[PDB]
RNA sequence: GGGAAGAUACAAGGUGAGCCCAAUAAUAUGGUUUGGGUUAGGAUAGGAAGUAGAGCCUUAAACUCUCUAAGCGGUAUCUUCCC
Ligand code: 2ZY
Numbered sequence: 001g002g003g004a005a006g007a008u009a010c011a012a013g014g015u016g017a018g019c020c021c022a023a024u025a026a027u028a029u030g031g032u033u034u035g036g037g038u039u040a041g042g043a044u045a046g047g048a049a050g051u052a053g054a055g056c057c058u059u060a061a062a063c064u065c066u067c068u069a070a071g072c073g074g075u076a077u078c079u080u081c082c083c
Stems, first nucleotide, its partner, number of pairs: 001083010018038006030057002047072001050067001052066004
C1' cells in the first nucleotide's frame, strides 16, 4: 500500500411506500411490477425502503386511510486483525 472488526466523537434534514408522466400484473389466499423524470440535509456524506394495520372492491377495474427510514448508511482519529 489493499481490506475487515472494534472503540471514541459528531444529531442536520423531517419525506414517506412519495410526486409527475407513460406502461404492466393479480383478483377478496388479490390489489403487483417496469421505464422516464423529480426531490431535504450535518465540517463531507445524500438514500423512495413495507411479508405493518384498518378499510374497500362480490370477480370488475379500479382503490382509500393510518403507521413506520437515517449516528443509520456514514466522516474523522485511534487500536487490533487479515491479505
Ligand atoms: O425531506 C426529505 N426528502 C425530500 C422530499 C426526502 C426524499 C426527506 N426525505 C426527509 C427524511 C427522510 C428520512 F428517511 C428520514 O429519516 C428523515 F428524518 C427525513 F421531501 F422532497 F422528498
Squash RNA aptamer: 83 nucleotides with solved positions. Released in 2022, the model rests on X-ray diffraction data to a resolution of 2.68 angstrom. The entry is indexed under fluorogenic aptamer, adenine riboswitch, RNA. It comes from the structure "Crystal structure of Squash RNA aptamer in complex with DFHBI-1T". Crystals were grown from: 40 mM Na cacodylate pH 7.0, 80 mM NaCl, 12 mM spermine hydrochloride, 36% (v/v) MPD, and 40 mM NaI. The 2022 paper behind the entry is "The fluorescent aptamer Squash extensively repurposes the adenine riboswitch fold".